[PDB]
Context: one part of a larger RNA, bound to proteins that are not shown
């Protein structure tokens, strides 16, 4: 000089605790192991893998696997070369490609060709999501948004090294501020960026609508620039003022004010470095393999397989609930090969006609929980909905494997879950809707958005991570 310790002292965080809601028991939905198969492709594999790459495998992707097949090639440059592209058509195969019918020729020339863009023959080569992440770049994970890691100059000590960083208060924070052989000074703690709250000036349509003419009584229409709203520019908070404590410090306690008080609430920001953490399969790239194949095109299969094994969900097991039936209330979004009104049909998902809108216009769009009324009254039920029979509809060359949705019969498990074990401190948790990306089609997932709206925190003794001093250490 580190790390450790059932060593000491401080200090911290949903770490206990104080409490509210899952899981683990069902049914499905999805990701792995396992097995299986001809293939189930390849990676992620304690925290920090497992609704993970994958923001969406019917064909396609597709990397697998079986046929059926091509050779300098499906993508690239050369140059000796066959014709200038192309739009256009029967026939035999699953198809990859096996044979024939019309057209056309642009830019320049003492023209031994051409800058293009269809076939074949030589070679330099193309190709490889083959190998190693234990050769590597970029990226990212984690510790951890934890406060800390460092360095010139200077002293100490023969030396590793110590000081600085340590005390003494304080503070979310090596945050101050005193002291001190240090004295500076960089990287990190804060501050600048964003988002929310209050107000102000300017701008008012596709916005509004207050007072103002007059109606189909609906801001549609007169106008009107008030209010909301929208978006540029200023405003404001900083322990500044006010008493106390505390060392004339630094700081905290309570407070007059104010929409906001002492980091006002979210965010994004992730220091030195640790695991040879993760990806050679975004992409790049050092080495070595492959070259009639470890490239290359096709059809169907598979990636959706099940005696099983575990993570993640969603829907339940009712009355604070199931149906009918009237009826209030949002906020964030997308849109041209798009969303797709009314009208017409269809028990419906659809379908016919077919306006509207590159959008504060038009559409997408009815928000649900909730009220108000009525019914059912503790059964495996007017609970709960798997699960299979007939029958549709729709995207889409195509829905057997292997798609979503209606319509109708059929109606399992499930009556609150052992031991264990998670999330969560305020607009949070519960809860109940709704957008979007990915996308032909196919969300209980992932990402965003508003409505309802709680319990409790006495404490720091434990049980888990950790930051500062000291001791001890046969551990590096």
């Nucleotide at each position: 000089u580190g790390a450790c310790g059932g060593g000491g002292g401080c200090c911290c965080g949903c770490a206990c605790a104080a409490g509210c809601g899952g899981u683990g028991g069902a049914g499905c939905a999805u990701g792995u192991g396992g097995u299986u198969u001809a293939a189930u492709u390849c990676g992620a594999u304690g925290c920090a893998a497992c609704g993970c790459g994958a923001a969406g495998a019917a064909c396609c992707u597709u990397a697998c696997c079986u046929g059926g097949u091509c050779u300098u090639g499906a993508c690239a440059u050369c140059c000796a070369c066959g014709g200038a592209a192309g739009u256009u058509u029967u026939c035999a195969g699953a198809g990859a490609u096996g044979a024939g019918a019309a057209u056309g020729u642009g830019c320049c020339u003492u023209c031994g060709g051409g800058a293009a863009c269809c076939g074949u023959g030589a070679g330099a080569c193309a190709g490889g999501u083959g190998c190693u992440g234990c050769a590597u770049g970029g990226c990212u994970g984690u510790c951890g948004u934890c406060a800390g890691c460092u360095c010139g100059u200077g002293u100490u000590g023969u030396g590793a090294a110590a000081u600085g960083u340590u005390g003494g208060g304080u503070u979310a924070a090596g945050u101050c501020c005193c002291g001190c052989a240090a004295c500076g000074a960089g990287c990190g703690c804060a501050a600048c960026c964003c988002u929310u709250a209050u107000c102000c000036u300017u701008u008012g349509u596709u916005g509004c609508c207050a007072g103002c003419g007059g109606u189909c009584c609906g801001g549609c229409c007169g106008g009107g620039a008030a209010c909301u709203c929208a978006a540029a520019g200023g405003a404001g908070a900083c322990u500044g003022c006010c008493a106390g404590u505390g060392a004339u410090a630094a700081a905290c306690u309570g407070g007059a004010g104010g929409a906001a008080g002492g980091u006002g609430g979210g965010g994004a920001u992730g220091a030195c470095g640790u695991c040879a953490a993760g990806u050679c399969a975004u992409c790049a790239u050092g080495g070595c393999c492959c070259u009639u194949a470890c490239g290359a095109c096709c059809a169907g299969g598979g990636c959706u397989a099940c005696a099983c094994a575990c993570g993640u969900g969603c829907u339940a097991c009712a009355a604070u609930g199931g149906c009918g039936c009237a009826u209030a209330c949002a906020a964030a979004g997308a849109g041209a090969a798009g969303c797709g009104a009314c009208c017409u049909c269809g028990c419906g998902a659809g379908a016919g006609c077919a306006a509207g809108c590159g959008g504060a216009c038009c559409u997408c769009a009815u928000a649900a929980a909730g009220u108000g009324c009525g019914u059912c009254g503790u059964a495996g039920u007017c609970c709960g909905g798997a699960u299979u029979g007939g029958a549709g509809u729709c995207u889409g060359c195509a829905a057997c494997u292997c798609g979503a949705c209606u319509c109708c019969a059929u109606g399992a498990a499930g009556u609150c879950g052992g031991a264990a074990u998670c999330g969560c401190u305020a607009g949070u948790a519960a809860u109940c809707g709704u957008g979007g990306a990915u996308c032909a089609g196919a969300a209980u997932g992932c990402c965003a958005c508003g409505g309802u709206g709680a319990a409790u925190a006495c404490g720091u003794u434990c049980c888990c991570g950790g930051g500062c001093c000291u001791u001890g250490u046969a551990c590096a």